[PDB]
Context: bound to proteins that are not shown
RNA sequence: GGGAGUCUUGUGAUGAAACACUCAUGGUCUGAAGA
RNA sequence: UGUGAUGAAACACUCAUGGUCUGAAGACUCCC
RNA sequence: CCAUGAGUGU
RNA sequence: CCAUGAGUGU
Numbered sequence: 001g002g003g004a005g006u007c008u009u010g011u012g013a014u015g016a017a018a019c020a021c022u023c024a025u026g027g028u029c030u031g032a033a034g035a
Numbered sequence: 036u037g038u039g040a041u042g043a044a045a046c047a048c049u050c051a052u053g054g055u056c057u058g059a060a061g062a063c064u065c066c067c
Numbered sequence: 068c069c070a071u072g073a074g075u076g077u
Numbered sequence: 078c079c080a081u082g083a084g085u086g087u
Stems, first nucleotide, its partner, number of pairs: 002066002006062003015056001018077010029042001045087010
Other pairs, nucleotide, nucleotide, family: 001067cWW004064cWW005063cWW009059tWS010059tWS012058tSS012059tHS013058tHS013060tSS014057cWW030041cWW031039tSS031040tHS032036tWS032037tWS032039tHS033040tSS
């Protein structure tokens, strides 16, 4: 590299980012007017 | 009233309804 | 909310 | 996750 078959498969092959929490640390308003 | 006037979006949850992947291939074995 | 380090539940 | 309607806690 040419040919041939077998098993699983639309009652699903193949591909393809499930969700929820806790701790620690830092970044943490304005700046002198109001009745 | 600078021992703070004035301006100026605090945080955490629950329920109901709808929008809710892809779509035909993959694995084996035998002959020269 | 942003980032870093440590962890937990179904 | 987005949207709509109804609510809760500090």
Molecule: C/D guide RNA